[PDB]
């Protein structure tokens, strides 16, 4: 310093409805499996009044006993799965709702080692959900590989064609040049795709 009762009392009242308690009608308010992130998600259930039904005092201030001792003793408490269902394989988090000093073992009755109940339930144990994560068909051509060689398609990948922005030249208008530089594409949800046929030709060059 702390629990619930007991009377006494305010020139303090409650109380002309106040009240506990069961609803009900009214709004905010979580944590964690699951992860790598951003902020979600959505209860159960807590508060306060209203109103409607039973026991009673009052939530305000004092003093005693009623009952614990060092202080609420500090421990049972739930859910999920099994032909180990008087047990064993188990662990995520959070909210209110209760007997009481247990009865019997072991050096028994105090410190303990062990066991047998009291009223406990409910809810998201993860569907979701946006996004970057990351797969997909889609084409503007030489090159190399796929061929005994040739031309088709197919794939990688570079340079350039387009193209984007850029200084200049020109002009009333401005469309192109120049040279100097970026440069896929669209999908937006997963991908275990049978992927067949993987196409058709083959020297005048001397039997």
């Nucleotide at each position: 310093c702390a629990u619930c009762a007991u009377u006494c009392u305010a020139u303090g009242g409650u109380u002309a409805c106040c009240c506990a308690u069961c609803a009900u009608u009214a709004g905010a308010g979580g944590a964690a499996a699951u992860u790598u992130c951003c902020a979600a998600u959505a209860a159960a259930c807590u508060c306060u009044g209203g109103u409607g039904u039973a026991a009673g005092g009052c939530u305000u201030a004092g003093a005693g006993u009623g009952a614990u001792g060092g202080u609420c003793g500090a421990g049972g408490u739930g859910c999920c799965c099994u032909a180990u269902u008087u047990a064993g394989g188990g662990u995520g988090a959070g909210g209110a709702g209760c007997c009481u000093c247990g009865g019997u073992g072991g050096c028994a009755g105090c410190c303990c080692c062990a066991c047998c109940a009291a009223a406990u339930c409910c809810u998201c144990u993860a569907u979701u959900g946006g996004a970057u994560a990351g797969g997909a068909a889609c084409a503007g051509c030489u090159g190399u590989a796929c061929u005994g060689g040739g031309c088709a398609g197919u794939u990688a990948c570079a340079g350039c064609a387009g193209u984007c922005g850029u200084a200049u030249g020109g002009u009333a208008a401005c469309a192109c040049a120049u040279g100097c530089g970026g440069c896929g594409u669209u999908c937006c949800g997963a991908a275990a795709u049978a992927c067949c046929a993987u196409g058709c030709c083959u020297u005048g060059a001397u039997a």
Solved structure of RNA (IAPV-IRES) from Israeli acute paralysis virus, 207 nucleotides shown. The reconstruction used 27,658 particles. The organism belongs to Aparavirus israelense, within Viruses. Among the 77 different proteins in the entry, which are not shown, are uS10, eL43 and uS2. The depositors describe the entry as "Structure of a mammalian 80S ribosome in complex with a single translocated Israeli Acute Paralysis Virus IRES and eRF1".